[PDB]
Context: one part of a larger RNA, bound to proteins that are not shown
RNA sequence: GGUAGUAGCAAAUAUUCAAAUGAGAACUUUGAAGGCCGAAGAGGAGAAAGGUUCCAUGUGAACGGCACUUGCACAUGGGUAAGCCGAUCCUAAGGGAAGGGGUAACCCCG
RNA sequence: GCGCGAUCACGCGCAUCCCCGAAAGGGAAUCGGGUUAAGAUUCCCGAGCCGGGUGUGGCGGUUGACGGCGACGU
RNA sequence: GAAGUCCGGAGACGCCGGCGGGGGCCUCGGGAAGAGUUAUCUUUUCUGCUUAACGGCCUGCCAACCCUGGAAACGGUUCAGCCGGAGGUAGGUCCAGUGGCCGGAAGAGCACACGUCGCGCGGUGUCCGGUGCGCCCCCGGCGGCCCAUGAAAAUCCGGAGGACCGAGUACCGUCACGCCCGGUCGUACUCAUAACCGCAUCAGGUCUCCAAGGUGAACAGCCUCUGGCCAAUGGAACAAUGUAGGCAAGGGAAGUCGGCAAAACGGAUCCGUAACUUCGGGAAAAGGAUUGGCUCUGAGGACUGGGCUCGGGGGUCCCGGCCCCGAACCCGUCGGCUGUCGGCGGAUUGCUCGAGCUGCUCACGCGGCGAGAGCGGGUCGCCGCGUGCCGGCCGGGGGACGGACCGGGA
RNA sequence: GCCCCUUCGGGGGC
RNA sequence: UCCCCGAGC
RNA sequence: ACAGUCGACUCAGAACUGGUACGGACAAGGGGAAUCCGACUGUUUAAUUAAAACAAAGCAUUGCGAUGGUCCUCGCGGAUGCUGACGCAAUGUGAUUUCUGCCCAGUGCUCUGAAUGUCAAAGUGAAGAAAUUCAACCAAGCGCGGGUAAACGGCGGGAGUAACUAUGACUCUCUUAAGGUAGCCAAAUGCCUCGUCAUCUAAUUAGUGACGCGCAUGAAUGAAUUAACGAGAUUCCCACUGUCCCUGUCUACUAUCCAGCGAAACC
Repeated sequence: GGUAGUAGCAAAUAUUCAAAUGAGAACUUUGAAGGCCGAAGAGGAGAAAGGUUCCAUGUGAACGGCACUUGCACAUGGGUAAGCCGAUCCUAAGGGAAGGGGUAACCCCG
Repeated sequence: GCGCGAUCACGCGCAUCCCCGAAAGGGAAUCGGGUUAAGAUUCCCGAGCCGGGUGUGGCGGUUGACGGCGACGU
Repeated sequence: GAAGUCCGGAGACGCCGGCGGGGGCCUCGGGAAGAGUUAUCUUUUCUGCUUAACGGCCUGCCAACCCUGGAAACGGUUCAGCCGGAGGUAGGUCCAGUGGCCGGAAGAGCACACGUCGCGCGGUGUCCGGUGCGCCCCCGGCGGCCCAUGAAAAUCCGGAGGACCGAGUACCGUCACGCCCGGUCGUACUCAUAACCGCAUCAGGUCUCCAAGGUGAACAGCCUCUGGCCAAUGGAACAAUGUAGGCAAGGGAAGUCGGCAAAACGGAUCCGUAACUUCGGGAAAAGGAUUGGCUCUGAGGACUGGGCUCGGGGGUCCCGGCCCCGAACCCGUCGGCUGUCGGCGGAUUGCUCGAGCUGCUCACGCGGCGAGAGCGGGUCGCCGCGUGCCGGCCGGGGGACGGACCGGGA
Repeated sequence: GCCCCUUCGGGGGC
Repeated sequence: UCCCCGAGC
Repeated sequence: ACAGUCGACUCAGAACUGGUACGGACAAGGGGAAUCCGACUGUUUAAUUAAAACAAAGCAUUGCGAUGGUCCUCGCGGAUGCUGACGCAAUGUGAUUUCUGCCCAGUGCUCUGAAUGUCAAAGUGAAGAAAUUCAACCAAGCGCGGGUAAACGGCGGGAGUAACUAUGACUCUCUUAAGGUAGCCAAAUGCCUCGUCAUCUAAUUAGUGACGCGCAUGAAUGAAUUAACGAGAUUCCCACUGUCCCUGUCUACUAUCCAGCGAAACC
C1' cells in the first nucleotide's frame, strides 16, 4: 500500500413533541407525554481498592469507539474541620524481641 | 531486679517476660436542628455527657451509717 | 476510713427449637389540616397529624427468692419439658430488663401545606382508639444436642482482712459545683454495565448493612409519596440468509447416537395409593374428583354480665343544717439587714457683718487676733415613711380538711 | 304496698 | 336485698 | 341459648349463575417398569472428563512401654503430646445382609539361635628391620530352621472307563505350594459371536430371563446379594409433542440502503 470507506458501533424494543442556549443541537439543558429499574439486570449507607476522579469557572487539540454547546477529556482555582465517628488500648493463628548452640555466615530452634 | 510506698530520705514484696498481631473480636462519652458550590453525628445554635486531671461549699456521717424479721434498701 | 495481704465478676462468647415483654411496621377508622378530580356519580382517594441524646419518675416482666409465711402423698403448671413436701399452690415481701410505660428535656426545634412585598399570624407540633405469632432487630428465659465442648486481655468494679488513726482539734464519700486540659492522626468523592481488579468508560470478578416499602408469599409479576435512569450511534426499509422466538392440520418418534429439545404435567383439598424393603421408606407411587364471580352462615380473641327451687362465705355512697376541738393559709404586732425626704441639736471649714487689742500708713486707710450673728457645706444621733427577706407570737375574723349528731334519698 | 277472710261488726298473710 | 359458692330440671 | 363495648385474618359449607377455560394471567412434578454401578450426604480435572473415579462410616493386619515408634531438622528442638495401647502412626477393604475356601514353593517380613559352615574393621598372634603375606575371633547379614495370604500373589496340564448310544459317578501324576469351594457367569470380565431358547416388536447385532468346560469369573486384589439415593450407563410402556411426513406464516434483532466512525487476518 491492497485488504476497505469493508467487519464492529444489533435484542432491556426508549424515546417523542415543543422550547432554552449555542457559530453548530438526535444524544447539553427545561416541560410535557411514555417507559424502564424493585435484594436493587439503574434505590440508600459503606469495607477494600483508587488517589483528587469531588465543586466552580473557562475551553475543546486529543478521549468518549459518533456527534458535543456536554464530560469522570483539557486548564486554572477551590474543598475534607472530632474530648464524645473511626484511628488509639487490649489481646487471638502467630512476627516474635531474650540465653545456649548448629551454622563461617545468611539463618533457625528455644 | 522490677515494682511500690514514701518525704526527711529511705527501704520493703514477687515470680514467668516485652512489643507488634482485628481501623468488621473486645471497648469510657452526642444528639436534634441549621448552614456550605463543595464538609458535617466534625462547624454553628441549643442541650447533654465523658475522661483526665485541682479548689470549693451543701452536708450525709464521726469511739468507720439508719432503716426492714429477712432479703435487702437509703 | 485505711498501709501490709488473699480470693474475683463483668467484659465473655457453641448449635437447634423457641415462649414471653415491647419498639419502629404494616393497617383501620374517628377525622384535623390541605391536595387530586368529575362525556356521566358516590364522593372516595391522597399527603397528612413529626421531635433527641438524656438530669427525673415504674404499674416494673422473667429467672433466682434453699425469704417470710403456708404445710399439698396429688397438688400447682407449661407451647413443650416440668416443679414440690433437702416443703406446691395463697399471700406478706425482693431483686430485677429496656433501642420499653411515665413524665420531663420542651411554649427548646425547623417544614409540612396553605395562606404574605418583607415582617407576622394561625394551624400542625401537645389527636383518639384498637386489630394482624409481622417472634422481625434489640432483650430476658427454657429445653435439647455433640467420640465434636464453643477465645483472650485491656478496662470497669467490689468481696474481704486489716496493721493504724479518730479531744471546741481532726477524718472520708455522693450531691452540688468551680476549672482546666482534651496535647495525635483521618474525614473530599467513587464504591461501580464510567472512579476498584481485569491492557479499555471490559455483558467478567470483587466484601458488609438496609430481609419492614404496597397486592399476591406457589413463582413469578405489577406497583410507588424513597429514589434512580433512558447505557455512547442514529436514519429509511423490512428480501432472502441467520440468530433470538410463537403457532401449525391429521398422523404420533416414523426423525436422531440418543425423545435429544421443546412441548407436556403443574398449586392446593378430598378420595385413594402396587412390587419391594434394612418397615425408616417406597409416596406427591399410580389414579380420580374439586377449584370462578358473589353472598351468607358455621367455626378461632379480650373485658363485663348469663333461667326456676333448697343449703354455705362477706356487706356502701351523696346532699343539707348544727356543736365542741384540732388545722395547711391570709388579713395582725415586735426585732434585725436596704432606700429617701423633712425638722432639731452637736466637731470641723469658707464668706459677709462685729463690743475690742496690737501693728502699719503723718492724714484717708490696710494686715493678724476676737465676746457674737446669718447663709452654704459638713460627719454623727433622735423622731415621723415605704418595700422585700428571716425569726418569734398572743387575740379576733374568714379557712380547705379531719373527729361527732339529726333528717332525706338507691 | 298488694292478695286476702268476713255472718259487714272488723281482720288474716307475704 | 346484692356479689360469690354447693346441688336438682 | 344470649346481651353490650372494641371486631379481625382465615378454614369450611350453601345458592344462583356465567365463561371455551375458574391454579383463567403468570409460575407451576410428566408418570410407570426392567437392568448395570457406586451403599448414602459429600469430592474432583480453576480454562473439553462430575463418572462407575476419590472420600466416607463400618470391617482387618502391623508397628508403638515413652526421652514412643513415626515426620521435619546439621542441630537445638519440634511435631509425637502437656498425650498414654478404649491411645498414636503405617496400611488394606469400603453401608447393610449372607459370607469370606485351598496354598508359606518363590518374593516380602518376622522369630529364636548361650551350637556348626560363611560373615568387616580393630586390637591380637606368625615370618619379619618395616611393610607385606597368613591366622585366630566372629556382630547384623547368607546359609540351617519356623511362623505368616483380610502379605505380594497363585488356584493347572492330559488320560481311559457304565449291559442301546451318549455322558462319565470310577483308576494315574506332574510343573511350581495349592489345583477354584459359597457364589456369580454369553458378565462394563466371552475370543468364537448377531452362541442357543424364551419374552417383546412387523421386523430388535439392543434390552431382560433361562442355559453355559468361564478365549481369560470368584471371595477384604473381597464374592454374592441387596432397600433408599443419583445432572451416572442401557432398555420398555403410557402421556405428549413440528424431531419427523414436510414444510408454512408470523415477531424480534440483524441483513439491505443512508449519515457518521472506522479496524485485522492476509498478500